[PDB]
Context: bound to proteins that are not shown
RNA sequence: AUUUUACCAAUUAAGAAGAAUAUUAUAAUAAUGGGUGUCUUAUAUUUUAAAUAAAUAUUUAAAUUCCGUGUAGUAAAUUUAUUAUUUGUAUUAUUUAUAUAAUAGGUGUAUUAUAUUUAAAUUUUAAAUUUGUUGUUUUAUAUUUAGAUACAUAUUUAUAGAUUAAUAUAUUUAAAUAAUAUUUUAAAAUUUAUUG
RNA sequence: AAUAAAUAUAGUAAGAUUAUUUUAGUUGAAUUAAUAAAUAAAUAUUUAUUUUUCUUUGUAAAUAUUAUGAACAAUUUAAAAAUUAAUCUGUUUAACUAAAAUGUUAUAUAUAAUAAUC
RNA sequence: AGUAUUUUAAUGGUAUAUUUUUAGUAGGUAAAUGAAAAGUAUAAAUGGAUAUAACUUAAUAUUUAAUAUUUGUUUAAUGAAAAGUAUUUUAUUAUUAUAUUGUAUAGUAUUAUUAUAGUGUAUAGUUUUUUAAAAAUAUAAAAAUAUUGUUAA
RNA sequence: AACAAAUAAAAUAAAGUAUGAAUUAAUAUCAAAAUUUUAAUAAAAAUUAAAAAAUUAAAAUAGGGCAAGUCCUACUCUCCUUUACAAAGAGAACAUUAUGAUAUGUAAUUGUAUGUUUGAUUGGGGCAAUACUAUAUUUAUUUAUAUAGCAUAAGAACUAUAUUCUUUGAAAUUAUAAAAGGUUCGAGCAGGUUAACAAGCAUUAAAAAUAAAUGUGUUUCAUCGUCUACUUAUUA
RNA sequence: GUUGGGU
RNA sequence: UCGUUGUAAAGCAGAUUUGUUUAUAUAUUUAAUUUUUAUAAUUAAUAAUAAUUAAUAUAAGUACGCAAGGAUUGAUUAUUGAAAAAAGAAAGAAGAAUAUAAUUUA
Numbered sequence: 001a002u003u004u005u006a007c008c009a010a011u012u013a014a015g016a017a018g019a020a021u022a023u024u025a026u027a028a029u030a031a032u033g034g035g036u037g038u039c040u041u042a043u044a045u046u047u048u049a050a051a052u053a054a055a056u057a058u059u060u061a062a063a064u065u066c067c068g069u070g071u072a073g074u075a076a077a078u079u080u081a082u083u084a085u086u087u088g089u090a091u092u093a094u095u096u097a098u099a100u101a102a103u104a105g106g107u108g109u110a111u112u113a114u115a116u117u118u119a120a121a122u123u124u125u126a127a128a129u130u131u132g133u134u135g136u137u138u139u140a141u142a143u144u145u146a147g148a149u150a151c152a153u154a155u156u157u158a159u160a161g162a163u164u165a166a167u168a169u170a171u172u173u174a175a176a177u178a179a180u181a182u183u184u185u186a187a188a189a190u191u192u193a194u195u196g
Numbered sequence: 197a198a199u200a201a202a203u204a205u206a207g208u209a210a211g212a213u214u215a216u217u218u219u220a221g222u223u224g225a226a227u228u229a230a231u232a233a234a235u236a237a238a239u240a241u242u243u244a245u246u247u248u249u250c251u252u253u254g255u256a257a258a259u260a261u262u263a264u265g266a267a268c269a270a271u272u273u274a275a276a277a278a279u280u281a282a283u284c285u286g287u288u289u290a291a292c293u294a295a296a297a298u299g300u301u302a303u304a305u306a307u308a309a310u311a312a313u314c
Numbered sequence: 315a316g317u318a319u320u321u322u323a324a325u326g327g328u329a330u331a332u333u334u335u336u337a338g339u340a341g342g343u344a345a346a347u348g349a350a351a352a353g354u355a356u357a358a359a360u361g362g363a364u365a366u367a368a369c370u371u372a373a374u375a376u377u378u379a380a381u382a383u384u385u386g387u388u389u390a391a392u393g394a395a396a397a398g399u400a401u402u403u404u405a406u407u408a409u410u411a412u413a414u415u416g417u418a419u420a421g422u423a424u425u426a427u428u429a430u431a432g433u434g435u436a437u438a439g440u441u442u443u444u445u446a447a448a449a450a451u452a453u454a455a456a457a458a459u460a461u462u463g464u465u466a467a
Numbered sequence: 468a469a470c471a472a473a474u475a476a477a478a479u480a481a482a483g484u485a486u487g488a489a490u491u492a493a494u495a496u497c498a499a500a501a502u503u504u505u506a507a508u509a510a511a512a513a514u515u516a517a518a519a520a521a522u523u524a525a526a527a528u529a530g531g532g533c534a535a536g537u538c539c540u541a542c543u544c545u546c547c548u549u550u551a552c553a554a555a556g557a558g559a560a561c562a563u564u565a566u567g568a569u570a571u572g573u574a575a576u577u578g579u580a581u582g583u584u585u586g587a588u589u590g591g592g593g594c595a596a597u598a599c600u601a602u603a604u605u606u607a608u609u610u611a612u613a614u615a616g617c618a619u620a621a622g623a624a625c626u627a628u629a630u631u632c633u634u635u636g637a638a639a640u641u642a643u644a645a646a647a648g649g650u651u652c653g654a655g656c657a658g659g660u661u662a663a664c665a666a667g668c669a670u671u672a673a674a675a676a677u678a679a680a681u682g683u684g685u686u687u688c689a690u691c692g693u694c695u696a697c698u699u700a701u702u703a
Numbered sequence: 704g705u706u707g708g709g710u
Numbered sequence: 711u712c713g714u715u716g717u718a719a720a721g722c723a724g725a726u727u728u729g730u731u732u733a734u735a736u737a738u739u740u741a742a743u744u745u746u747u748a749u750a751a752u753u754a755a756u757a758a759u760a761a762u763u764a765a766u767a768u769a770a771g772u773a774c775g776c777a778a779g780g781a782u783u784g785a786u787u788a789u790u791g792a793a794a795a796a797a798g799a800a801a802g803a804a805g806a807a808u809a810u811a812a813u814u815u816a
Stems, first nucleotide, its partner, number of pairs: 005110002020096001022095001024093002027086001125140002128137001141375004162169001183212003188205001191201001193199001237262006244255001291339004308320003313315001397425006451480003461472005500515005520744006527738003538659003542655003546649003552582002561572003599616003668682004686718001688716002692712001696710005702704001774779001
Other pairs, nucleotide, nucleotide, family: 008106tWS010104tWS014015cWS016100tWH018099tWH023094cWW026091cWW035036cHS042044tSS056057tHS059071tWS068070tHS098373tSS107117cWW112518tWS124495cWH127138cWW129137cWW131264cSS134135tHS134506tSS134507cWH145371cWW147367tWS148212tWS148367tHH154176cSS164166tHS175176tSS186209tHS187208cWH190204cWW192200cWW194198cWW206208cSS211369tHS218345cWS221254cWS221256cWH225237cSS226236cSS243256cWW254255cHS276280tWS297298cWS312316cWW343344tHS348349cHS348366cWW352361tWS356358cWH377491cWW379489tHH381488tWH382487tHS384486cWW385484cWW403419cWH404418tWH405417tWH437439cWS444482tWH446807cWH454457cWH454476tWH456477tWS457475tWW459474cWW480481cHS499516tWS505509tWH510529tWS517518cHS535727cWW541656cWW545650cWW549646cWW551646cSS555579tWW556578tWH557577cWW559575tWS560574cWS583646cWH583647cWH587644tWS595638tHS604611cWW605610cWW606610cWW614615cHS643645tHS650652cHS660724tWS667683cWW674677tWS687717cWW687719tWS687721tSS693711cWW701705cWW717719cHS745804tWS769784cWH773780tHS775778tHS797798cSS802803cSS803805tHS
C1' cells in the first nucleotide's frame, strides 16, 4: 500500500362491466324467391310430366328363397300436428373467454458418479411392436385444455309342458313379457353432380 | 386437373382407448371332413358336489373367444448325444424394522526336473 | 549304457467367516369393476366433490438463437435516357367559351402474338444495398501460371 | 501463334454494427477413453482409468429411411393368338304392316372389347328280395339255383300291450366335368448360391417291334503340364 | 535341297 | 498325344458387391485462441524419429581364384538435436498508418 473468491433459488391473489336482448334443443297459429346507400319501361322478368320423398311407416308367423333383410285400418276430416322474437330475459333445460406478471444478490460444492444436509450406499426415462418375447420398429419440447357409451337391479291382482316328416298323439314336474345399443382415428378408388 | 356431397363401404393393415394401495385353480395343452363310437383342450365369469381312510389332493357344469405357426439325425414294446435334446428365452414381480447358512484365489505336470562318465 | 541328486500338497485334514430355512411391528383374508348427505340443496360468511389420457385437437412459452440469410436516408450516378395499358390516391387548373359521362401528378404490375419511333431523348441514381480483420465461399473476363486438345509454319 | 476446358498459387470482395427467423428438441449441471460381455450399430451392463472452462472451424464417428445388388432356378404377371367358356352391349336376317322408313318380339348360333382357362371325394369300395324249419342235384372246393309248410278263431280289466322277429322283391350308364395355345422384351414374388446332373459318354441299326448292339471309357472332379510334325518311298 | 501317298 | 499328384467327397455353372458417399446448422473427438509471462521443461510423450544408421570415391588393379575375374570393412560425401516455452491492472489502428518511435515543423 489497496483490499468482500468461483459456483449454487424460487410463480405466484386478478386492476378494470376486457363477458350476455350470448351457444345449443325447446313454440306444432306466418310464409311468392329478403337485401337497406331503394327508386323509368320489359319483343328483354315463363318449368312444367301418374314412380321413394323437404309428405319419413305401432310384431317375433307362414311364404316365395342356394345366409326368409319381412306385420296388416283403429277409427271412416279424430285430438302426431313441420312449429319461431314475445302478452314472462317466450318457457324449461345446457354450455361459455387464450390481454394485462417487481416477487428473494445466496443452505449443501470448490481436484468430476446422478435429491433427501453425518459426508458413503445406490440408477439412464416412460408407453406401444417384437411370441427367436432383443441390441428390431415408431412416437413423446413443455404448460393449460378438448379427446373414445354392451343398463352389475325385477314385490301381493297373474294365468307359461311337448311332440310326428305329415295326417296325428297327448297317463311327466318350472319361470322375475322384457326387445331399441355394441370402441375411436385411419388402411381405396370407383360413385352422384357442377365449373373451366 | 380443381369444386360439393358420400361416419357409403376395406376377409378389414396399423395404432389410442381416461379410474393405485388389490385377496384363491392349472404356464405348451387340444387336433378322428361325413351311418348306430362315453368324452376336444386351454383362458375368463358365474355356479355345485362336507361319506369312510395314515397323512395329502382345484373334481364338475352353463357360458364367451382361440392361427404366434420348426426342417433333419439318434434313441425307443428302458433311459440320446456332445458336431445336441427339451424350454417360447433366464419375464417383471418384495409393507417397515431387524435377522439370516450361498461357495476368495494359486498349487507353476516325478513316466518329472537337475548333473556326470563311457 | 549304467549312474547320481532333488522340498512327490491333498489322501474330503482348508473347519470357523460371507446374500434369502426368522421374528417383531404394522396390519381382514389366498392381488385388476370409482369415490363422495353439498343442485339427489334449505344448508346460504370461512364446505377444499379435488379428482384424471406421457403421439393424434386449440392456444401460450421455451431450446435451436451471442445464430443462419439480410444490413440501403445522395451516392463511385449510371458503357444511359423520347411510351402505351390497368389499378391506388385525389385537389377551387386554365381555355376553346351550347345535354350526359369519365379528371391532374405520383407510385405499383405488364408489354412476342402489328391499335407505342420523331428536327434530334427529364440533374434519369431502390430491383444500384453499410463498414479499421484472418478462415470458409464466389469471381479463371482473378495471369506477370501450369496441363490437355484443335489448327498453322 | 491463336482458340476451348479445367483446377492449384497472387488480387478483389461478402462486418466486430443494429434487425432478427426456420429445420430440431425424452432427458439427468450426460456416461473423456481402453478392456470384457449380454438377443442385431449397443451411446445396455460390468472392469480398469481419469475426463477442466469459454470462442471459432472440421473430409473422423452416430444421427438423417431403407431385410439391398449381382448369378441361377422356379412360379406368377404383363403382352400376342384363335378353336372350345361368358345370355355383353350393339348389328344383321325372320314373324306381324304396307313391298321405303320410325316398332315389338318368344326372332339371334353373325365378329369384336372386357373377363376366364392346374383344388375332380361330383370318385371308389361295401351292401344284392326269397325271413325261419327242412329236402334234392351240380361244379369247384365249398360255387350254384329253385320250394314243402301260412285262410279261418270275439274273457275281461289293468284301460302301461313285458327283448324278439336279417320274407313283398334294383346285378354291366362305352373315358375327355373343365374354354384352347404361345410369351422376343419386360415387371413382381420365392428359393439356393455349400446349385443340378451323376451304375457314365458317343455312334450303328439285319428284323423292319423279333431283339438292340458296338465302341469309347484321363473312369468323376480338379491342382494354370505337353504335343503345327511324324510316317512311306525318292535321292542330293 | 526336289517330288507323290497315310496320320 | 502322352503323363505326375490328390480325391471317390472336404470335388465340380455363375456372382461374391454395399461409405445416406458430393444430397440440412448437431453431440463425442480433433486443429487453434483466451491478447509483452523478465525466467522453459528435475513429472504424462514408459526403450528407439529410424531398429545409434549408413552404402559411398579412398577403402583393393588387392586375400581369394590356373585363368577369367574377385575380400571382409567402417569414418570425411548423407536424413542422424529426435521430440511439449501456461504470473500483473485490456471497449482507438498492437500503424497516429505515405515501414524513421516524432527527420527542423506557425
Released in 2020, the model rests on cryo-EM data to a resolution of 3.9 angstroms. Shown are 816 nucleotides from a PDB entry: RNA (12S ribosomal RNA) from Trypanosoma brucei brucei. Jaskolowski et al. published it in Mol.Cell in 2020: "Structural Insights into the Mechanism of Mitoribosomal Large Subunit Biogenesis". It holds a match to the Rfam family "Trypanosomatid mitochondrial large subunit ribosomal RNA". Clan: LSU clan. Entry title: State A of the Trypanosoma brucei mitoribosomal large subunit assembly intermediate. The reconstruction used 16,215 particles.